[PDB]
RNA sequence: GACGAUCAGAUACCGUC
Numbered sequence: 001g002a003c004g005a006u007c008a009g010a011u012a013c014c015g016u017c
Base pairs, nucleotide, nucleotide: 001017002016003015004014
Other pairs, nucleotide, nucleotide, family: 006012tHS007009tHS010012cHS
C1' cells in the first nucleotide's frame, strides 16, 4: 500500500497478504 473485520466513525489498536 491491498484487503478482510471492529466500530456511529477506523485508511487505528486484531486478522490475510
Shown are 17 nucleotides from a PDB entry: RNA (40S ribosomal RNA fragment) from Oryctolagus cuniculus. The depositors describe the entry as "Core of mammalian 80S pre-ribosome in complex with tRNAs fitted to a 10.6A cryo-em map: rotated PRE state 1". Primary citation: Budkevich et al., Mol.Cell (2011), "Structure and dynamics of the Mammalian ribosomal pretranslocation complex". Method: cryo-EM, resolution 10.6 angstroms. The entry became public in 2011. The entry also contains Ribosomal protein S15, Ribosomal protein S23, Ribosomal protein S30 and Ribosomal protein L10a, not shown here.